Solved structure of RNA, 174 nucleotides shown. The structure was determined by X-ray crystallography at 2.5 A resolution and released in 2008. Ions in the entry include potassium and sodium. It is bound to O-(2-aminoethyl)-L-serine (OLZ). The depositors describe the entry as "Crystallization of the Thermotoga maritima lysine riboswitch bound to L-4-oxalysine". An Rfam search finds the family "Lysine riboswitch aptamer" in it. Rfam links the family to the GO term lysine biosynthetic process. Rfam describes the family as follows. Riboswitches are metabolite binding domains within certain messenger RNAs that serve as precision sensors for their corresponding targets. Allosteric rearrangement of mRNA structure is mediated by ligand binding, and this results in modulation of gene expression. This family includes riboswitches that sense lysine in a number of genes involved in lysine metabolism, including lysC. The 2008 paper behind the entry is "Structural insights into amino acid binding and gene control by a lysine riboswitch".
C1' cells in the first nucleotide's frame, strides 16, 4: 500500500418525524326542497348486478361542515440524512360485486439521486400555497486530474466523477 470491518467527523435555506392559534378547504360536499329533462339511465376508466315504489343529470330556493394538505416559531431524531422508482401487503375511492387507476400506510429492494436553489415541463392537492418526478442552468461541499501563486502544505484558475463518496481514529487481513 490493497482488501474487509468498526468507531468519530465534515457539506448548509443539509433532511426528516412532531407540535401549533388561525386562514384556505368553502357559501363547497352533504341534509330537506321547487321547476323541468334523461327515459333505462349511478362512480376517475372498464365487466356484471339489485332497486322502476328505482336511479341519474341542468338551473335554482332553505341550510351548511369536516378531512387532507398549508401554518408564527419551537421540539425531537439526525448526515443515505432522506426522496423517488419497483414489488410484495392492508385501508379508502359507486347502492352493490370484480378487474385497473388514483390517494394514505407497513415492508422488502445499492434501481435512481452528494446538497439546496432558479427556470421549463409533468404528476398529487380545492389550490395560489405544500410535496413529488424530470430536463436544463449556474452554485456549494468533497476528492480526482490539469495548471499559477506560495512553500510544509495554504490561496485560487480550469477540468471531471459520484455519498457504493470524502476526511480521520483504529482492528482484521493479504
Ligand atoms: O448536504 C450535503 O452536502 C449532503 N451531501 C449531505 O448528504 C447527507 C445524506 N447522505
Nucleotide at each position: 500500500g490493497g482488501c474487509c470491518g468498526a468507531c468519530g467527523g465534515a457539506g448548509g435555506c443539509g433532511c426528516g418525524c412532531c407540535c401549533g392559534a388561525g386562514a384556505u378547504g368553502a357559501g363547497u360536499a352533504g341534509g330537506c326542497u321547487g321547476u323541468c329533462c334523461c327515459a333505462u339511465c349511478a362512480g376517475g376508466g372498464g365487466a356484471g348486478g339489485a332497486a322502476u315504489c328505482g336511479g341519474g343529470g341542468a338551473c335554482g330556493g332553505c341550510u351548511g361542515a369536516a378531512a387532507g394538505g398549508c401554518g408564527a416559531g419551537g421540539g425531537c431524531g439526525c448526515c443515505g440524512a432522506a426522496g423517488g422508482g419497483u414489488g410484495c401487503a392492508g385501508a379508502g375511492u359507486u347502492c352493490c360485486u370484480c378487474c385497473c387507476g388514483c390517494u394514505c400506510u407497513g415492508c422488502a429492494u445499492g434501481c435512481c439521486u452528494g446538497g439546496g436553489g432558479g427556470u421549463a415541463u409533468g404528476g398529487g392537492g380545492a389550490a395560489u400555497a405544500c410535496c413529488c418526478a424530470u430536463a436544463c442552468c449556474a452554485c456549494u461541499g468533497u476528492c480526482a486530474c490539469g495548471g499559477a501563486g506560495g512553500u510544509c502544505u495554504c490561496u485560487c484558475c480550469g477540468u471531471g466523477g459520484a455519498g457504493a463518496g470524502c476526511c480521520g481514529u483504529c482492528g482484521g487481513u493479504c